[PDB]
Context: bound to proteins that are not shown
RNA sequence: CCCCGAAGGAUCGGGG
Numbered sequence: 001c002c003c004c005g006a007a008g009g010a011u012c013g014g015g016g
Stems, first nucleotide, its partner, number of pairs: 001016005
Other pairs, nucleotide, nucleotide, family: 008009cHS
C1' cells in the first nucleotide's frame, strides 16, 4: 500500500 474494526483520552486494535 489495502481490508475491518475502534464510547477510544491510548501517537488504538485486528487481517492480508
The RNA (RsmZ-2) has 16 modelled nucleotides. The PDB entry is titled "Novel re-arrangement of an RsmA/cSRa family protein to create a structurally distinct new RNA-binding family member". Method: X-ray diffraction, resolution 3.2 angstroms. The entry became public in 2013. Crystals were grown from: 0.08M Mg(OAc)2, 0.1M NaOAc pH 4.5, 4% benzamidine HCl, 4% PEG 8000., EVAPORATION. The entry is indexed under PROTEIN-RNA COMPLEX, BETA BARREL, BETA-BARREL, POST-TRANSCRIPTIONAL REGULATION, RNA BINDING, RNA BINDING PROTEIN-RNA complex. Morris et al. published it in Structure in 2013: "Structural Rearrangement in an RsmA/CsrA Ortholog of Pseudomonas aeruginosa Creates a Dimeric RNA-Binding Protein, RsmN". Sample source: This sequence occurs naturally in Pseudomonas aeruginosa.